[PDB]
Context: bound to proteins that are not shown
RNA sequence: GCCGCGAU
DNA sequence: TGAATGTGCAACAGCATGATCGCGGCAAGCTCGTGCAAAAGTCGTGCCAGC
DNA sequence: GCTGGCACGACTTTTGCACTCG
DNA sequence: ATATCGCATGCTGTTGCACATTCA
Numbered sequence: 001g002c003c004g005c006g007a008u
Numbered sequence: 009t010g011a012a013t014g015t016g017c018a019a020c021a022g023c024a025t026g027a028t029c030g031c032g033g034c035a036a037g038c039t040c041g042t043g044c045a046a047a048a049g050t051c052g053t054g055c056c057a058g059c
Numbered sequence: 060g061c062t063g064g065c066a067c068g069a070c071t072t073t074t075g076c077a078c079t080c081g
Numbered sequence: 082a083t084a085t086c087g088c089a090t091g092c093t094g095t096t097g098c099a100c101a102t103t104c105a
Base pairs, nucleotide, nucleotide: 001034002033003032004031005030006029007028008027009105010104011103012102013101014100015099016098017097018096019095020094021093022092023091024090041078042077043076044075045074046073047072048071049070050069051068052067053066054065055064056063057062058061059060
């Protein structure tokens, strides 16, 4: 700040 | 019967699409140049005052 | 007598500068 | 030299174009 993973 | 006007319809563009959290990586993206005055700073040098 | 911090005359650095090509 | 990812609905709003109607 941009993705990727994830909980409800 | 022809022309003008109003009206209806289809295509192009704009807007918006839940809340709160935990955890890693990847970067975020670069530049001038120019010669002279004018000033400023700096260095080799010589100075006086304290021990 | 010995030593350790202050100013001066050149050298040296910076900066406006605003001006094009690229 | 640019070169790319191009494959969401759903709604609304405007603009342009074709047609129906009406007057001369």